[PDB]
Shown are 28 nucleotides from a PDB entry: RNA (tRNA(Asp) acceptor stem/T stem-loop) with a sequence from Escherichia coli. Crystals were grown from: 2 M ammonium sulfate. It is bound to uracil (URA). The PDB entry is titled "Crystal structure of a fragment of E. coli tRNA(Asp) consisting of its acceptor stem/T stem-loop. Short unit cell". The structure was determined by X-ray diffraction at 1.6 angstroms resolution and released in 2020.
RNA sequence: GGAGCGGGCGGGU
RNA sequence: AGUCCCGUCCGUUCC
Numbered sequence: 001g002g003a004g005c006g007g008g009c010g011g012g013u
Numbered sequence: 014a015g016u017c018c019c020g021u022c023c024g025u026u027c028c
Stems, first nucleotide, its partner, number of pairs: 001028012
Other pairs, nucleotide, nucleotide, family: 013014tWH
């Protein structure tokens, strides 16, 4: 530096 | 809208 997943907060549809 | 788009932060797996 790249790839995936989970979560806190906020905005939208 | 714990599910789609976006901003932001944390955890975690791989390279």